[PDB]
Record summary:
Solved structure of RNA (Genomic RNA, nucleotides 1593 to 2410) from Escherichia virus Qbeta, 818 nucleotides shown. The depositors describe the entry as "The complete model of phage Qbeta virion".
Context: one part of a larger RNA
RNA sequence: UCCGUUACUCGCCAGGCAUAUGCUGACGUGACCUUUUCGUUCACGCAGUAUAGUACCGAUGAGGAACGAGCUUUUGUUCGUACAGAGCUUGCUGCUCUGCUCGCUAGUCCUCUGCUGAUCGAUGCUAUUGAUCAGCUGAACCCAGCGUAUUGAACACUGCUCAUUGCCGGUGGUGGCUCAGGGUCAAAACCCGAUCCGGUUAUUCCGGAUCCACCGAUUGAUCCGCCGCCAGGGACAGGUAAGUAUACCUGUCCCUUCGCAAUUUGGUCCCUAGAGGAGGUUUACGAGCCUCCUACUAAGAACCGACCGUGGCCUAUCUAUAAUGCUGUUGAACUCCAGCCUCGCGAAUUUGAUGUUGCCCUCAAAGAUCUUUUGGGCAAUACAAAGUGGCGUGAUUGGGAUUCUCGGCUUAGUUAUACCACGUUCCGCGGUUGCCGUGGCAAUGGUUAUAUUGACCUUGAUGCGACUUAUCUUGCUACUGAUCAGGCUAUGCGUGAUCAGAAGUAUGAUAUUCGCGAGGGCAAGAAACCUGGUGCUUUCGGUAACAUUGAGCGAUUCAUUUAUCUUAAGUCGAUAAAUGCUUAUUGCUCUCUUAGCGAUAUUGCGGCCUAUCACGCCGAUGGCGUGAUAGUUGGCUUUUGGCGCGAUCCAUCCAGCGGUGGUGCCAUACCGUUUGACUUCACUAAGUUUGAUAAGACUAAAUGUCCUAUUCAAGCCGUGAUAGUCGUUCCUCGUGCUUAGUAACUAAGGAUGAAAUGCAUGUCUAAGACAGCAUCUUCGCGUAACUCUCUCAGCGCACAAUUGCGCCGAGCCGCGAA
Numbered sequence: 001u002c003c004g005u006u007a008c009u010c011g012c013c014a015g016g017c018a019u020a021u022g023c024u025g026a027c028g029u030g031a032c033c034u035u036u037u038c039g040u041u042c043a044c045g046c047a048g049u050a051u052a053g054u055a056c057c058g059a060u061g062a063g064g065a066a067c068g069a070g071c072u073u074u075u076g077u078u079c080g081u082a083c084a085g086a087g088c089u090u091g092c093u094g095c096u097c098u099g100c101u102c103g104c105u106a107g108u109c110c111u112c113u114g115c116u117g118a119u120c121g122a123u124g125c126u127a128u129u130g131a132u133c134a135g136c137u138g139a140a141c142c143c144a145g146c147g148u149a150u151u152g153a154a155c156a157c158u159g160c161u162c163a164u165u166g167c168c169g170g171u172g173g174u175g176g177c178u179c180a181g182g183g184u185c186a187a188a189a190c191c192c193g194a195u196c197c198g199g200u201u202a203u204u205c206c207g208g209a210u211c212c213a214c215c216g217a218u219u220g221a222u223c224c225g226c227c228g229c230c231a232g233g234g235a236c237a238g239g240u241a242a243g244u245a246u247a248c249c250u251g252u253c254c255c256u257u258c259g260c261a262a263u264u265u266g267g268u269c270c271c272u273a274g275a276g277g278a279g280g281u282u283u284a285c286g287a288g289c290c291u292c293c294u295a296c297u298a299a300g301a302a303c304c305g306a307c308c309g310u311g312g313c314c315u316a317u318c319u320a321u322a323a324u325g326c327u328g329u330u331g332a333a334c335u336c337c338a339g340c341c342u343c344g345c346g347a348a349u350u351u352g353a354u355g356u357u358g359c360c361c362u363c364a365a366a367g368a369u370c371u372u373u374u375g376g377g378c379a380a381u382a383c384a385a386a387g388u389g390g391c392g393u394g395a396u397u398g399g400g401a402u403u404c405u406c407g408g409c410u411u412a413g414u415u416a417u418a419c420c421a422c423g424u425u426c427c428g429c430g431g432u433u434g435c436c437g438u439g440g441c442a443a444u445g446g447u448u449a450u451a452u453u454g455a456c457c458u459u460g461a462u463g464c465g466a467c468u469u470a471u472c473u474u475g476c477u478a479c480u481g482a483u484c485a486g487g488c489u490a491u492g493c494g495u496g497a498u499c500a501g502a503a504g505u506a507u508g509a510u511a512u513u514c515g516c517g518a519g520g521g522c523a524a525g526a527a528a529c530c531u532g533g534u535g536c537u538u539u540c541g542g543u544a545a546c547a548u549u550g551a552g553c554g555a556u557u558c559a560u561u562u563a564u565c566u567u568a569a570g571u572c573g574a575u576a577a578a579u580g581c582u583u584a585u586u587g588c589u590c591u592c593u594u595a596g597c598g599a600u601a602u603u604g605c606g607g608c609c610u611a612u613c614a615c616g617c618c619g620a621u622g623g624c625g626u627g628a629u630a631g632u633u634g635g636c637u638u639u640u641g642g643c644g645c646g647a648u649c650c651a652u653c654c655a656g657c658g659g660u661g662g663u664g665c666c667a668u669a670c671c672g673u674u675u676g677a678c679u680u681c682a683c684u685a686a687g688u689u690u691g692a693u694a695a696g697a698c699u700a701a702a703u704g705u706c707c708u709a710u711u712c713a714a715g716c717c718g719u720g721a722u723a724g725u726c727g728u729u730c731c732u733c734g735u736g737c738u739u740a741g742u743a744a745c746u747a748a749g750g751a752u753g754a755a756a757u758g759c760a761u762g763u764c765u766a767a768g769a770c771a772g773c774a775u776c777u778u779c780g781c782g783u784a785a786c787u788c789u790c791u792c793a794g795c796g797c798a799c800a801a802u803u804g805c806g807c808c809g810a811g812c813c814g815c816g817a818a
Base pairs, nucleotide, nucleotide: 004067005066006065008063009062010061016057018054019053020051021050022049023048024047025046027045028044029043030042031040032039068162069161070160071159075156076155077154078153079152080150081149082148083099084098085097086096087095088094102147103146104145105144107143111139112138114136115135116134117133119131120130121129122128123127169230170229171228172227173226174225175224176223178221179220180219181192182191183190184189195209196208197207199206231256232255233254234253235252236251237250238249239248240247258606259605260604261603262602263601266304267303268302272298273297274296275294276293277292278291279290280289308423309422310421311420312419315416316415321412322411323410325409326408327407331404332403333402335400336399337398338397339396341394343392344391345390347388349386350385351384352383355381356380357379358378359377360376361375364373365372366371427598428597429596431546432545433544434543435542436541437540440536441535442534444532445530446529447528457520458519463516464515465514466513469511470510471509472508474506475505476504477503480500481499482498483497484496485495487493488492550590551589552588553587554586555585558580559579560578561577562576563575565573609631610630611629612628613627614626615625616624617623618622634671635670637669640667641666642665643664644663645662649659650658652656676726677725678724679723681720682719687716688715689714690713691712693709694708696707732754733753737749738748739747740746741745757774758773759772761771762770763769764768777818778817779816780815781814782813788811789810790809794807795806796805797804798803
Other pairs, nucleotide, nucleotide, family: 007064cWW012060cWW015057cWW015058cWS017056cWW019052cWW025026cSS029044cWW032040cWW044045cHH073157tWS074157tWS099100cHH106144tHS108142cWW110140cWW113136cWW113137cWW164165tWS171229cWW177222cWW184186tHS186190cWS191218tWS193216tSS198206cWW199205cWW200204cWW215216cWS236252cWW242243tSS259607tWS260605cWW263602cWW264601tWS265426tWS268303cWW270300cWS271299cWW305306cWH306426tWS307425cWW313418cWW314417cWW317414tWS320413tWS328406cWW330405cWW334401cWW340395cWW342393cWW346389cWS347348cHS354355cWH354382cWW359378cWW362374cWS427594tHS438539cWW439538cWW440537cWW443533cWW448528cWW452528cWS455456cWS458518cWW459461tWS460462tHS471510cWW473507cWW479502cWW486495cWW489491cWH520521cWH531533tHS547551cHH550591cWW558581cWW564574cWS566572cWW567571cWW567572cWW592594tHS594598tWH619620tHS619621tHS631685cSS633672cWW636669cWW639668cWW643665cWW646648cHS646649tHS646660tWS646661tHS647662tHS648660cWW649660cWW650657tWW651657tWW653655tHS655656cSS657658cHS683719cWS685718tHS686717cWW688714cWW693710cWW699702tWH702704tHS710712cHS717718cWH725726cWH728752cWH735752cWW736750cWW736751cWS738747cWW742744tHS755775cWW756774tWW756775tWS759773cWW783785tHS788812cWS791793cWS793808tWS799803cWW805806cWH
C1' cells in the first nucleotide's frame, strides 16, 4: 500500500436582496371614457408581496485521483497591480465596469420611421387612397480619429530524473541579493523581463509587429535556490601570489591493460497479415473466427541524430580583376487591363394604342360549290417612349507587362569568417583507376565566298493578313425564259434537276490598297563567323580494369651479398644465410560481410601473468630480442616431431667434422597434493592486518592527536609440502611389544607383512627389505626335447680373430597315477 492526510471534481436547492414575472398600490404621473377633477386595468419612480436563471447569503454530502521524491512547459480561464477614466461608496475608506477586456467620438455608402418642402395616378362626395426627391426626430451597419504597461495566485496543464533525498569540489545555464557600470527622461524618476523580421562584424544599439503577453542579447561582478556533468600521468603560452619556493587555472599537445574474435550503432511516428493460453466457442480439449494476454515475426512508408552541399549579408586577405546569383524606374519608348462621363442605335416585352394581316366568337343581309358584311375577342405586322438588352463617337482616371538606360552586394578570390534558410546520406568515404563523350575559358590561325551586324535603304525578280475603290469566283435566299422528266387533258398545267437572263448576302485574288518580311550595290580597319588546328578543366554521363567481395604469404624461378666448393674457358653444378623489382602458374588463410574501407559502440574471449639477474640488437632519449630465475602442481613412461650435443663410436683433413649408437629439453599418451582426515614446513606470484618506514598538521610540538602509502618484512591465507596425531584390515594370518595377571605364559591395548614357495639371479644399510626369475595342479618315467635340440642344424658369398649377406630345415617331445 492499510488507517491518517491533500487538494480536485460532482449530485442535491429551501426565500428574497439586484434585474425579470403577477397583485395591491400611501406616494407624483402617463394611459384610460367622462370637457376634467372624479375612478381605474397596466406601466412609469417606488414599498410590500409570490415564481424564477444567476455573484450572493442561503444547505446538503459523495465520488474520484493522489501521498519514496525532485526537475520541468504552453495554451484558455478566475482573482489584478503600477496608476488613472466612470460609478456606488465611505475615515484618507471599502465595492463595480473601463483603461490590457472593451472603451471615447465627429464627418461618413443606404434604408426605415412620424412629419413635411412636394407633386402626380386614381377613388372622386367632404375628403380619401396609392409612387417617389430633400429635409428634419432617430435606430442601424459604414470608413473611420483615439485610448501607458504589466506581472503575481491558482485550475486542465504534456513531459524527464534517482540505492545518493540535501550540503561537501569545479563546471555552464538558470531566478534572486547587492555593487559597479549603462541607458530612457517613465526626467524627483524609471529600465537593465521577453516573442519575429534587417541592419550595426564583435559584448549590445536600434528600424517595424505584438502585450488581446513573455523566457532569459537593456552589461559585468560577490553571494543565496534550482538545473545537466564529472579517471589519472608528462608538459606548453598566457593569466593567479606568496613561504615568485613554487603552486593554481584558461586553453594547447601526448599517453594510458596487450592481443584475439561476433553484432558495425541511437532516436520520432506510421500501415498492414500473424502463430499460441484463456473467455464466446454449454460442458473437458484441438481446429477457423472477436478481446486480452508474449511482443516480436513479416512486409512496408518516412524523418533524422555521430554527416553532404548550396545561398544572403558581414569580420582578417587577394587588396587586382571580372560573374553565374540578388536588386532597383536615372528616365525614355512600346504593350496589356481595368474604370468615369458623353450623346446615338433601340426589341421580342408594356405604353401610345395606332394602319394593316390572319384567325374565328358567329344572332344575321346580300347569297344557286361558305364569298363581301352583320351583335364581338384574339395574336403578329409598323413608328416613338420605359425597364432590361447590348452596341457606336469622344473626354479622362488609375493599374501592370515588355524593350532601351543606371548602381550596388555576393562570390570567384588564398583561405579562415560573425549570424542563419533547405533538402540527403548508414556516420563518412556517397571505393579507386583507364578509354570515351558533353559544357566552357579561351587564345592560335582562316573567313570576310554564306554567315552573324552598336542601323534596316531600295525592288512589287518572288511573298504575305485582307479591309477601302471596282473587278475574277463560289455556298446560299427569291424571282424570270427555256432544255428535260414522267402524269393528266383538248390549250396547257400540278411538280421538279441544270442551264440562260440574275439581285442580296458570306468568303478565296486582283491595279493598288497599311504593314512585315524577301532580293541587291558597298561595308570586313576595331569588329562578327570558323576547334580549320589547339592547351586547362571539370557540371554532367556511357564503358573497361583492379580482387567482376579485399588482402597477406609458400613452391620453381630473377640475381646481389656473405661465406661453400667440384671441375676448370666464372664452363660447370653441389652447401648455409639474408636479400630486393617481377609479365605468369601452384596452395592456406582471415575480416568486413556497410560490394569494400575507415571509425563507432556493443560482446565475449587468453593465447596466460608477475617480478628478476645477466647477455645481445640497437640509442639522441630509451626502444627490442635472448638465457635464466623464483612465484608458478608433482610425477613414472610406449610412440610421434623438433630442439642442442656426439659426452662414446667411425674415415680422413690438420681444418674438420661427412656418418654415429646414444644424449638432456619442448607438445603429445597416463597417474597422482608422493593416501582418506587433523597438526605442520617453504612459498607472500594475489589478499587482511601487523613490524617498520616516509610528507604532512593539528594541542605545543606529540609520547597526547589524525589520514596516504608502507612495493621491505609476518600469523594466516593462495599455492607447494618435510615431517607429528584418527582408520593393527573390512575379516584371517602370525609376527613380535606394552600394561597388569603369569614361573610357565596368559587377558587387554596398539603394531607390522602376506600369489605361495624357489633361483649355484641382481640388490641393499645384510639371516630383514627390493627387482627379475621361475612357479605355471602335485609327483614319477623316458626323450636332441623345461628352457624346445641338432656344431642356438647345415650350406654357402665377401670381409677376414671376426663380422656382415643368400639358400636352407629336421620331432618341435610325451606319457604314467590323482
Chang et al. published it in Viruses in 2022: "Structural Assembly of Q beta Virion and Its Diverse Forms of Virus-like Particles". The entry also contains Maturation protein A2 and Capsid protein, not shown here.